The depositors describe the entry as "A dual mechanism of action of AT-527 against SARS-CoV-2 polymerase". Shown are 44 nucleotides from a PDB entry: RNA. The 2022 paper behind the entry is "A dual mechanism of action of AT-527 against SARS-CoV-2 polymerase". It was solved together with RNA-directed RNA polymerase, Non-structural protein 8 and Non-structural protein 7. The sample was in a buffer at pH 8. Ions in the entry include zinc and magnesium. Keywords: SARS-CoV-2, nsp12, NiRAN, RdRp, AT-9010, AT-527, VIRAL PROTEIN.
[PDB]
Context: bound to proteins that are not shown
RNA sequence: CCCCAUAACUUAAUCUCACAUAGC
RNA sequence: GCUAUGUGAGAUUAAGUUAU
Ligand code: AT9
Numbered sequence: 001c002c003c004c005a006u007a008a009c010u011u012a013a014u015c016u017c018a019c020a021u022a023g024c
Numbered sequence: 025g026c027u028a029u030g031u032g033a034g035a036u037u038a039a040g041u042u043a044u
Stems, first nucleotide, its partner, number of pairs: 005044010016033001018031007
Other pairs, nucleotide, nucleotide, family: 015034cWW017032cWW
C1' cells in the first nucleotide's frame, strides 16, 4: 500500500415487538 | 393499569472472520 459486490458464521449492543412471572 | 424481571423470535447496528 491493500478494490467492488454477494453470501455466511462469530461476537457485541440497540430499537422494540411478543410471551411469561412477580409486586403495586 | 403500573413499573420490575426473565424468555424466545427476529429486526437493526457496528467489529472480527471465511467463501465466492
Ligand atoms: C466472482 C467480485 C467472479 C470472479 C466469479 C467476485 C464468481 C469476487 C465465482 C470478488 C469472485 F466473477 N468480487 N465482484 N466478484 N470473487 N467473484 O470461482 O465468476 O472464485 O464470483 O468466483 O472478490 P470463484